[PDB]
Context: one part of a larger RNA, bound to proteins that are not shown
Parts: sequence; C1' cells; structure tokens
RNA sequence: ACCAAAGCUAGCUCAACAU
RNA sequence: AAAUAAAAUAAAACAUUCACCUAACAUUAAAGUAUAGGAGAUAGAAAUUUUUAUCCUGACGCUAUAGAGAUAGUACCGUAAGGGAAAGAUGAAAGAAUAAAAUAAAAGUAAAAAAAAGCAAAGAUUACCCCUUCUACCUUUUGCAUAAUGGUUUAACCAGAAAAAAUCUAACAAAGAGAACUUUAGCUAGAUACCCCGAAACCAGACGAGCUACCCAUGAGCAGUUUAAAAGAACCAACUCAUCUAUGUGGCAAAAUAGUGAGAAGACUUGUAGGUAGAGGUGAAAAGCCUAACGAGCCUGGUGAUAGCUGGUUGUCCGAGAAAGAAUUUUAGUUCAACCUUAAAAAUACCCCAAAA
RNA sequence: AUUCCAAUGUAUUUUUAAGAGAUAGUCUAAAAAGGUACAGCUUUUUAGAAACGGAUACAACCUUGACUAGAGAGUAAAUCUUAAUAC
RNA sequence: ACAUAAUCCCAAAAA
RNA sequence: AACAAACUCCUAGCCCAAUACCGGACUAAUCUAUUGAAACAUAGAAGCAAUAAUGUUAAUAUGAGUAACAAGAAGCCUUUCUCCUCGCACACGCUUACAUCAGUAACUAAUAAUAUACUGAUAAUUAACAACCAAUAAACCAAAACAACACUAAAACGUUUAUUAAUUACAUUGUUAACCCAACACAGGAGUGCACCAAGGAAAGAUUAAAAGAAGUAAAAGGAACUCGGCAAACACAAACCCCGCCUGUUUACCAAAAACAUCACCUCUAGCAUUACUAGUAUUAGAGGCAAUGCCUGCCCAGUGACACCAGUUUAACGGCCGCGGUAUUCUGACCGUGCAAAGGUAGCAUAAUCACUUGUUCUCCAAAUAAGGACUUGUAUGAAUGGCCACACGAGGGUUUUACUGUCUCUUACUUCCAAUCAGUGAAAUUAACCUUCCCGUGAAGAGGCGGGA
Repeated sequence: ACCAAAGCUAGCUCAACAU
Repeated sequence: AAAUAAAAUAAAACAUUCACCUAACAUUAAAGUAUAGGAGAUAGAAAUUUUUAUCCUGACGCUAUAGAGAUAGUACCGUAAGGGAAAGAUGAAAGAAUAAAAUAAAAGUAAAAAAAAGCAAAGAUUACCCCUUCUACCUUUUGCAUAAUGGUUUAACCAGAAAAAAUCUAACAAAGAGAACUUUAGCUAGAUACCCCGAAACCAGACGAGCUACCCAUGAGCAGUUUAAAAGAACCAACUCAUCUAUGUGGCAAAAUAGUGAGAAGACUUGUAGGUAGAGGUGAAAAGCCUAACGAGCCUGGUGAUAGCUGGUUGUCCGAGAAAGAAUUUUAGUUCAACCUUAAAAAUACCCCAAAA
Repeated sequence: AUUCCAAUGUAUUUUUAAGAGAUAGUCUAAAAAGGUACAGCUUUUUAGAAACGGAUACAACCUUGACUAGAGAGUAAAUCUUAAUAC
Repeated sequence: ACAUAAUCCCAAAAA
Repeated sequence: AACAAACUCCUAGCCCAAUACCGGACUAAUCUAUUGAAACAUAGAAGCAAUAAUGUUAAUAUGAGUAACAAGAAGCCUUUCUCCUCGCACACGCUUACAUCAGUAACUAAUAAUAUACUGAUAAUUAACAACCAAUAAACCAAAACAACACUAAAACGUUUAUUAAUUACAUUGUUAACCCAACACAGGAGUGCACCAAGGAAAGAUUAAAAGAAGUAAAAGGAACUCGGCAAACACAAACCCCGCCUGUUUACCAAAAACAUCACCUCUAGCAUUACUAGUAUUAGAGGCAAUGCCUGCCCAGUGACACCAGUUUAACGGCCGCGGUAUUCUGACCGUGCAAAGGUAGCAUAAUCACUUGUUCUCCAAAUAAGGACUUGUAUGAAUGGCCACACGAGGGUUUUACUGUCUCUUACUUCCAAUCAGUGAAAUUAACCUUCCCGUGAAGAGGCGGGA
C1' cells in the first nucleotide's frame, strides 16, 4: 500500500407440549 | 406370484457362544440375584415390590472451518443405481470520497557492498559487517547434524470424555441415607484416574453385456491381375488385425504416430433390434473378459468391521525418579515378582571385627 | 569369595492403604564358554557407564556428580618430545 | 607393499 | 615450575539438573452465579492452550519468466500468385452451437488478426421428403450366385382367391438450423451411397543456421571386418541344411502371437427316451474323454485303484507300471548259462534329442579358428509307441545353422535438408521443496560429511 484480513445477518440442533 | 436376514467381529486363533440390532418392550427395588455357558468368554430372569392429577416452554447449544449437506439435493460426476459442492457484508438514506487499522505467508519504496567464513546467532564492536564461541527440529532407537523418518510457507481445523474399592472435603453417628441398601465406626454426598486416523477383506440388498466375451433376430460390405469348368488357387487396394524397428514417456493419445508386416470368399468384417452377472456368466482355455487396475465387478448398507502394527497427541514451575525374576499357540503383546511414586503409621536398618560355616 | 553378628559413624529398613509404568539395550575392565590366543562376534558372571572439562572431532576411556545470578579466586584430568644397533 | 592431496589435529621445536 | 572444568572457595538470593513414569502448586481462552460496567477476582462448568500425523481446508511461493502453444506472400477492400490434397450426401445421434445486427477494457478460442465455434439483441422453411394404419381365412412348389443350368450350406425380402369393414387418410410429428463420443476447439473412433475434380485445407507469430536430438538425403576404398542375431539400413530376394506344428485360423483388450488352443480324422465310453435345452433330433443320432491331416504301426503286465458283470472274474486308445547280480573264447565284449526279485521287467522305432548330469561325450562335415549347427556312434544320469511312437509333400510375421548378392552395420566417419533446442515478443506449467550464506582434500562421525576437526 498490493494481493488482504476486520466489521452483521439469514440459519438451524435438542428437550417439552400440542397434534 | 410368494419365502426364519446376516456376516465382519468379541472368545487376542477358532468351532459351541456373543449385550446388541426387525416389531412389541414405563418408575423404585428384587438384581447383576436364581440359573445358564468349549462351567471359557459371557449370557441372565421370574415370583414378588414400589410408584405418581392437570395448569406453569426454552437454552451455564452453536455461528460461515461451528451448527443440518442445504441461498440446493442445484451445478457437476457416473450408462445406471448412486455420489455430492462452492457460493452474501458501503450508508439511516447513493444522497455513491464520510468511516476507523492498514500489521497474516507472497513481490514493489531499497540487490549483492575492500582478495570473508558461517544449522543462520550470541559476547564484543561500529547507528551497518568481517574475527572469535556452537553438529536443524521432530519421530523412531543401544545410539541420528546424520546420507533413518515427517514437514514449501502462512492461517485455521485437529486427537485422555468411564468411580467399584480407595485417598480427600463435609453431614450425622450405632447409625446413615427423601420407605432403597449398608453397617463390630459406619453411612451419605461432592471432588480425584483408562486419546484419534489407517487397511487388504467378509456379509447382505441391488445396480451393470451403450465397453468387452459368446449367442439369438434382422440387414449390409469385401477393387484388380494370371488362369484349365471352378465365390476354385496365389498376389495385391478397402476393411479387419498390431510382426519388427523408431518416435512419443505429466504425450497428439490413461494404448498414439511413422516405416514395415498378417488376413483379405472366409472359422470373414460390420449396423440395428435382443439374451446370459458376482454362493456367477462367458471363455477356438491366457487364471482372460464382464464399462480404462477382476485369483473374482461396482454401488449402498452392516461399519466408526478388525489392526498386539506404523505414523501422531498442544501452557508454567517445583520434588523424587526406572534398562531385565519366572511363565505364556509367547518373543514387535500380556500377568504378578525386581524396582518406583503418593499419603500415613509402627519399627528399626545398614557399613558389619574376633566366637563360626 | 561370601553366608552371619558386636562395636563405628549413620540414617533409614519396612508394615499397611491406593496407583504406575518397564520386560526387541550396548561398550569398556576382569573371569569364563563358543569361534580362529578373529571380529564394532555371540552366549554368562562381577563392576563402571552415558554436561558442553581432556582425549583433533567421536556413546562408554580420564577428571567431576549437576541451585540461579556475578567483567572474582583456587584446582582436577589433559595438551608439545623421547626407544635402536652388527672392524 | 595398495588404489583422489600431504603430515598418525596447524606450524615448528628439542633430544 | 605455568595454563586449564556444572569441582572447591568468595559474593547475593526465588537453597542445591535430568528420559519413561508418579506427585504438588499455578497461568491463557469460553460460558454461568456475584461484583464492577468500553481493561478485573471469588467459584462452578468444558468441544479449554498445536510446529509435525506422505494431516485436513484455504491463501500464497519455489521451480520460472523455464518447459509448452503458433512456416506462404503481395496488395486491396477485396483479389492475385504460390503449397498440400480428400472429401460432399443418408442416418443413429447433438439440444440454438447457428444466420443478421451491434459491441469486444474484461472473460471467451493457450496471443494478435479476428471469429464457423465470445457477449448482447434479433432471424430460424416447403412437399409430391422421412416417421404414423386394414382384420382374417384359403391356394402353391422347383434357393440365391445380370442362371435354360449346375452345385452346395438345402435356401433375406414373395403372390393369388374369398368374406367383413373404414372415412375426408385435403391430417399429426420431425427435417432444413451448428455438430458428435474420449475431463480439452484432443495427430486417437465408428454405420450407408458414390465421386477423386471445377469439391476442400493452407506447416497462418517472427528471428537465429551453436551443441545435441528426431525425420530425411548423399559418400572415397573395403563390403558384416558391427553385433546376442544382416537389428537397422540403402540394394534386393539366388541358393542349403534341421527342430516343432499338418494346413486356412484362434488366444493373455493394455509387456508373451509362439511349439500353445482350435482344426479335419482315429479310438474309447455313456444314452431305445418325447411336446418351451438337447431336438420339434432318433445308434449313419446325441453327450463325454484322449489323440490330432496323411503314411507305417500302436508289443507286455489286471497284484493295487477305476470301470463292467456281482465277491469271483473280466477290462490298457482305463488311472499306471514295464529289473539286478555272477560265470563263459589273444585283449575287450558276452550269442549262451546260472541266480535273486516282481503283477509283468522297454518289443518296433528313435537317441548327447525341446530329453544327456558328468559335457564343450567321441568321430565326421561346415570355418583360416565352430561350447552353436548338420551327419553318425550308444553306459538312454533322466526316449518310447493314442498325456501316442517314427517319418512325411506342402504350409509358418514360430525357434536355429551355412554360401551368394547388396549395404554408413562396421574400419570410420563426413556433409546437407526439415522439426525442436538458441534469441525476441505474447500466454504462462509441473513433480520437488525443513530452513539454506551451499568449494576441496585428509581423518572422524551408526562404519560413504558442503554444515565436525585440521589444511588447501
């Protein structure tokens, strides 16, 4: 300063209940 | 159109045997008991006992390498069954220059530098260097800088989770413990020690003869020359094969090209439509072929099969600190002695002269 | 060579309660066996053994038993040489 | 009397 | 007599090493209760501390600007000249590649030019072409090969008669788009009809004229002196002699193409029986085994095994087996004899052999020299008669030997051409790699040192 890291949010596991 | 699934494995071999798994199988206790078992490994009840009403929802679970594989069973691979990915960030508003660091391995701003040696530094010395002092790490071993093993570098991911008896901290004490067991100080509760990757193969259920091997059905193809009647003989183009040599050797190509050579009316070549598969098929029979590696295909499942082997196992400090007694279908493995370590008690022990063996 | 026991100066030796790991090792010196009064040879007994000092470097040979720190000192082994002649 | 470049670790030294 | 160690002494204090293994005391990170609120300690709870496993994933290097990819020209807006040939239609397929226009920083065709194989948008010809259609029941024998005919292998598709019945059967799909299977815009791959040209492709980046390599051309004199072998290679193929297999074929797709397998033929042996093998077959047929045209032959042994009739026997083209010693005439040898043993002891033929250990048997031929080869001899370690014996015309991309011919094979190499190597420019790999400031010698070190020592 170069290839670069760093900043968010979808998403789901399991228990219980309903069905 | 119907019919008890196995085996690998454990018993360090293996053969009876094997919790488990396919469907039905609630709590306490009986109980790891009655029994069963190459009376080996292990398997293991029953009689009987005790039990209880709803209403009150989430996280001492986790984030793009974690949690489902999933912005998806897509792209893509395989004839098929099947296998299976990667992938988004500006700001309240584009109103498109507000941000805030710009340090991971890699090259640019910036190369070695006076006739000098270096497992790559340290002590000196100058704001740099020469001189002097030093045989990489790890793994495996009697012993490795070793010309034994592993590593291009960096980032990240990645491999000690089981309490019976015991030691220890507490509760009570001839009783402890939430109707269950133990008990000549016990009983109850808590806290302390036994990690991963890897086969060659076996079994089950299926997918495979668009490759190839054989066969069935239906079609097509095989110049020319010498010749006595001769789809008859021999030579020689197409086509079907791959004798020798050379080239090619992360290639033009995971079976090639060039020259050369064989068959070339025959047991010939070939198109299309079909049949035969792994406790087998096929095979002018080589242990060949069955979709580019077949002493027996491939896919999925059993399965995280089994591995006494080999390759591996990550922060600090302190004390102490091991190289061989007999056995073993055993020598590259185990079981107690020969040692060692922790925490307490009761003893004494050694270096050991003459009485002696 | 030991097997036993005073005394010495010593510290330990177990008893019990749990828990490990280890069991494919070598060389020198001495005594043996096999081999060839061969071997970095094999098979046993006894002893020693394994900083970075010394031996040029190098597993045991020699000197020493192992605190950190310090621009102090005193030492151990070791380093460069010893042996020859035919009136 | 053995097979790449010498000295049994430099150079020398003394007896 | 000096120098000279974790040894000893002096000075300070965190007071006196370590492999396996065991014990004690603490730190980093996550989360929870408490406290504090952008930095912490009191405890409890773990998916709790990484430099390695030919580790996993991702990023980025080394090799390296290395290997590799790329031979027409002049012009001019479109032609001319020059080079090499092999391909147009029907498909099975292949799912807009294609045609037009526009744009090519970027990706896409290893680059440019550009584009039939890039993006974006917009065009994509028909039919008398090719696919899609009557139910049945009867008649008939004497194949195809430009076939009266003939032969064998005993013969793709063909027609006629009668009955019933059908409608818009003026329709529906597709072609004509570009080619595709091998991970690739891959010198490799395939079916059918006819041309070989008026069809089609250009070795479509340029220099250098090194070594060396590949392909190709030429050579004085010798002419296999090369070598395992006339491999290779220009010129040619005249003659000789063997082993094996008859032959035409077939076999380890992808290290073996051969003596192996198959093959006509020979023999042994099992089958007298029916309607999804054998076979719509019947002892002249079918299955099984061995041998392998043909030519001459295939001798002995049934104790054991097998097989058939039944406990006994039979059976070798069933599994197999087929001797030793002593004595006898110049030498030697043993027609003959004696003897042991066994179920019976190798007959014909062959033989240092695809067999022979000794062995390179001996002798002869071949050669100036012959462990090979050919022809004989026979003490055949360890030939043998259907796992056949001995020969055999012809045949062989099989395995060996000798003359001739001709050659860069060789003595003995030299020159030339082209593709690479080399240079420049474009695009830009790979395995390998602990880090590398990387000399040598003499020694040492697990006994073969650039990293150790000493010299150069």
The RNA (16S Ribosomal RNA, nucleotides 1 to 1033) from Sus scrofa domestica has 934 modelled nucleotides.
The work is reported in "Architecture of the Large Subunit of the Mammalian Mitochondrial Ribosome" (Greber et al., Nature, 2014).
The source organism's lineage runs through Eukaryota, Opisthokonta, Metazoa, Eumetazoa and Sus scrofa.
Rfam match: Archaeal large subunit ribosomal RNA.
Method: electron microscopy, resolution 4.9 angstroms. The entry became public in 2013.
The entry has 35 different proteins, among them MRPL49, MRPL28 and MRPL22.
Entry title: 39S large subunit of the porcine mitochondrial ribosome.